[PDB]
Context: one part of a larger RNA, bound to proteins that are not shown
RNA sequence: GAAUUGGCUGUAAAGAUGCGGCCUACCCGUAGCAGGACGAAAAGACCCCGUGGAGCUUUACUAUAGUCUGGCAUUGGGAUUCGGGUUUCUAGAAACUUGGAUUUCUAACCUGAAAAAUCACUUUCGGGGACCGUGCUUGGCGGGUAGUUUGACUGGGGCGGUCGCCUCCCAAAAUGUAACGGAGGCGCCCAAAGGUCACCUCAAGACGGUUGGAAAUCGUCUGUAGAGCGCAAAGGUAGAAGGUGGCUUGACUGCGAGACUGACACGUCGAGCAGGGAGGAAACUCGGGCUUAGUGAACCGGUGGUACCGUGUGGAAGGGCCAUCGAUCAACGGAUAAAAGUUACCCCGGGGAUAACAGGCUGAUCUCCCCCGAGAGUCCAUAUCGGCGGGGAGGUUUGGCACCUCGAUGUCGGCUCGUCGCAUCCUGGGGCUGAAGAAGGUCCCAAGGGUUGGGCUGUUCGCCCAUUAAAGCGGCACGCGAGCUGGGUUCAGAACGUCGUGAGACAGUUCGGUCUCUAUCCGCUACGGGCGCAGGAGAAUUGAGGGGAGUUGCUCCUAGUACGAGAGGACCGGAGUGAACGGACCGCUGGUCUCCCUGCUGUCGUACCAACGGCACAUGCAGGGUAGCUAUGUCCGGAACGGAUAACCGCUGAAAGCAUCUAAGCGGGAAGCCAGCCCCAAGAUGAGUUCUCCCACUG
RNA sequence: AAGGUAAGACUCCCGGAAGACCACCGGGUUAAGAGGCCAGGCGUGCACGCAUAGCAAUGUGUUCAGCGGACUGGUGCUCAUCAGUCGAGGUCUUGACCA
Numbered sequence: 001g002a003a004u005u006g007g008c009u010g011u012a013a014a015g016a017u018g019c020g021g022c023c024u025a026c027c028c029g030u031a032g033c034a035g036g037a038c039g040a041a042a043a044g045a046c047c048c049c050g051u052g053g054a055g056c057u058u059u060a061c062u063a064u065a066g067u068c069u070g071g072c073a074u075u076g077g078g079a080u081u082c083g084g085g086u087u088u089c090u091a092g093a094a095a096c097u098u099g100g101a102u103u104u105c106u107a108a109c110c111u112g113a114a115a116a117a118u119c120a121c122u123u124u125c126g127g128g129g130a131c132c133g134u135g136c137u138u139g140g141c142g143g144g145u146a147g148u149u150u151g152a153c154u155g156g157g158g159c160g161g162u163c164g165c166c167u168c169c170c171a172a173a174a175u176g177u178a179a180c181g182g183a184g185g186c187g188c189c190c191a192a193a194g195g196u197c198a199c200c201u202c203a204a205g206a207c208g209g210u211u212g213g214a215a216a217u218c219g220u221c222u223g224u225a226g227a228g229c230g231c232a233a234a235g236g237u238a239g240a241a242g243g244u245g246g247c248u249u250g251a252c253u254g255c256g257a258g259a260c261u262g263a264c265a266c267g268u269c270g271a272g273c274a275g276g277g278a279g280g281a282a283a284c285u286c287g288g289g290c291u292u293a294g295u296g297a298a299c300c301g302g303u304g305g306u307a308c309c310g311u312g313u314g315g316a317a318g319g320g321c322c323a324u325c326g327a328u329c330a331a332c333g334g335a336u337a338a339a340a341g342u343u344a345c346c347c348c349g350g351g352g353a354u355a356a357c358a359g360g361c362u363g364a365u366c367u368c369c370c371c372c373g374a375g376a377g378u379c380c381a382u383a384u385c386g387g388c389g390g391g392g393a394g395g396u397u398u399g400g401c402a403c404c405u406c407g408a409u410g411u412c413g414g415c416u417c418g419u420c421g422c423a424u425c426c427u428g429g430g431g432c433u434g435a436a437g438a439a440g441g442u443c444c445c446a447a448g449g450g451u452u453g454g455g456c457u458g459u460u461c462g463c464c465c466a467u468u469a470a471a472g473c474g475g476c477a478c479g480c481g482a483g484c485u486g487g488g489u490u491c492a493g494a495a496c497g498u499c500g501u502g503a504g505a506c507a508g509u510u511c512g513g514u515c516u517c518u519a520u521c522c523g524c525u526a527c528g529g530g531c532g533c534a535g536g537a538g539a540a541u542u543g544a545g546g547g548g549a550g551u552u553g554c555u556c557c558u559a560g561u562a563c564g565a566g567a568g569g570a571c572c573g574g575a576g577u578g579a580a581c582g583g584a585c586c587g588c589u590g591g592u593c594u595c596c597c598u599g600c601u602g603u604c605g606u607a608c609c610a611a612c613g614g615c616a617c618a619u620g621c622a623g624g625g626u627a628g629c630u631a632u633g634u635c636c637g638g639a640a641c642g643g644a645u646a647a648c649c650g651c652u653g654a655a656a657g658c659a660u661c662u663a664a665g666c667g668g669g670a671a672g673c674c675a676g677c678c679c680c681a682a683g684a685u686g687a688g689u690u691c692u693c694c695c696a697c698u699g
Numbered sequence: 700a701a702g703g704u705a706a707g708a709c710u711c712c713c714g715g716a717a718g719a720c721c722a723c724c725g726g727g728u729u730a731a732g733a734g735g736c737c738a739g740g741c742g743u744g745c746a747c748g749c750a751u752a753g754c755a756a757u758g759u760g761u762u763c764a765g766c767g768g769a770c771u772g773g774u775g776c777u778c779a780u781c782a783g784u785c786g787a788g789g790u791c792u793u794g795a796c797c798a
Stems, first nucleotide, its partner, number of pairs: 003017001006023005026530008035522003040516001047351004052347002054343004060148005066141003070137005076105001084097001087095001109128004113123002151163003160180001164186006187332001188230001189289002195247006202226001204222005228237002231294001233292003252275004258269003264333001277286003300326007308319002358405001359403001360401003364398001366394006375385002412487001413485003417479001418476005425450003428445006452466005493511001495509002498505002531683001535694007545680004551579007563568001581637005589631004596624005601616006642674002648668004695789001697702002707785004711727005732778003735774005741767003749760004
């Protein structure tokens, strides 16, 4: 979306009207309610993501208005000291400067006064002054402005950690293989720890030994290695790669058949050829180290060669090539040469790809039970309690996980309604008791009902007051905001402490802060319409089958008996009296009775006085108030008797000539189950019964 | 299947301790249904007017008055007039009882 739109329980993307079974449900309305339709509304303002945005901040980067400063021009005479210029002259100075420097001057310029307000003239004029102002250029300051940068993985983001290379396990006997899986290394070294030639053999033990003695050092015996190999480990190694000398550099240039490995790009190994070396008497071995880590493409540049380009030609400037150098570009395939925060004033685009809630799966933690049995309990494990260990259950806690929901699943507490479990707070029935009695303990059966009111705090909770038969534990989206609040927390204001230089910030605090008249469907309470029920009708009915109700205290009698040394002090049965709750009722006690009666003010009006009316509320105010309606007010109620039962208690009684409540059989036993009380009800389409009436008409 | 109809409902009128509407209950002229009216009940608390007292405010009498929603009864004074609309002829099969 369209709807011919139920309940449960299961199932499915894990919250089903629509899938399964089972139950229920005649057709249709209407007044209502607000549980469901993950109802409605705004493609979540919270959270994460986007090499989105914007506002704000600063010692992020970069610029820059502005601003300071040197030099040049506007901009000039001159005295005065001149490091200096030239032809000038008996180391020298007059004509003279190119300048700089103070100082000074008035024609540049600026500025001010006079009938002519800004401006121009003139000014007996007055002041400053070659500065100030302005043009270019220099260097600094420059969140004031501006444009931006502010990494990723991540069992949600942040924080912490990690980012490249090497070693092992994982890695499931090929190669390979993930993880914020388990362990540890590298960002180098070595002129010899290389090449070659030649030569030695290591740990460790025992016996013996000088100052040393567990272990210096020498000496014998054993000694496939238990040592060593520069650093980490695996492989490897005794005919050496380990140790020790002699020589020298193959730690060569030019090449590269062939393969290994990789998506590429890189990377690994490499016979043999040239030129020429090095060692060895030679065969031969050398283009690094036992091997595997010791590392960064590309751009832009430095240094040495070379002689390719080099713009008309010759050169040179510059470029190319070969060599080499510059990189925690370590976020290590590396966005720029060059970059941090903050947002709760926030905005966009998206995500259930992904957190906060709730449901789900799990059940570590939580709640509960059970087994054992050490001891405690004088004695005696088990009346009670149960170490150290073990087994389960429940899903209510803090979680984990990330499954539906970010085109919206409103969240904590209260209030209002409730209903369910039973691991039972009371009440009922029991067993054992360390149960005399009474009050208890503890376990069993039991969910009918019931479970109080206040002070503190938003609280849940907890503490306390004062009572109780008792003040139960949890579920139902931590039940319930299309039902209510709005205290808590979680939007903008503001303040305090703390953090930040700052903007700002903490699930720390403090004051304040919008909770959306209209119900289609299902569902729920009420009330009708139609039709059905083999005639049409009035009235009385049986109850299939459905609901409501279901609590208990106290006192007294028994009986001051049973019990008890005593104080205390019963079971069972009987009688009464309240509490809270419910129904009904309105005689009583009262409430209210919006014009039933009265009294009061002001002001209007009925001509005026009297008497009345209106408005003062939607009764102007007050004073009473019948019927109705109603509580705080009255009456009634829960029950007894019955049946079958749970724990439990027994009768007969075997399997075993005993014993045993059971294995056949039988009896006793609860506030619970059925019946019993009150109400509904034959749409109980399974449509019921009885009494009575109208009859058999016309086409 | 239709149509006048019986028994009998409804429409409408007037009302109701029945109710939102519907529905239910009562009366509807051979009628006490409601209203009114009369009597009683109950609420109020001594009316108007007139008399008198007193300067007057006000006090007393007449006056247990006056007034009047819903309450209890009577009573035909008003409205429930007239009318209209609907509403049976009862299927079949098997089994029993009757001439």
Entry title: 50S Deinococcus radiodurans ribosome bounded with mycinamicin IV.
Shown are 798 nucleotides from a PDB entry: RNA from Deinococcus radiodurans R1.
The source organism's lineage runs through Bacteria, Thermotogati, Deinococci, Deinococcaceae and Deinococcus radiodurans.
Rfam match: Bacterial large subunit ribosomal RNA. Gene Ontology terms of the family: structural constituent of ribosome and ribosome. For this family Rfam cites "Crystal structure of the ribosome at 5.5 A resolution" (Yusupov et al., Science, 2001).
Keywords: Complex, NPET, Macrolide, A2058, ANTIBIOTIC.
The entry has 26 different proteins, among them 50S ribosomal protein L33, 50S ribosomal protein L6 and 50S ribosomal protein L18.
Method: X-ray diffraction, resolution 3.4 angstroms. The entry became public in 2021.